[PDB]
C1' cells in the first nucleotide's frame, strides 16, 4: 500500500426531550 | 400531532492508529 479487526476523533441518520410555532 | 432549534443516547459512513495477512 491492500484486506480483516479493534481502539480514538467525528457523525448522514434514527430515538428522546427543551423553547418558540402551526 | 406535524414544523424550526438545541440538548442527550446511538453511529451508516469518514479519518488515525493496533495485532494478525496479502
Nucleotide at each position: 500500500g491492500g484486506g480483516c479487526u479493534g481502539c480514538a476523533c467525528u457523525u448522514c441518520g434514527g430515538u428522546g426531550c427543551u423553547g418558540c410555532c402551526c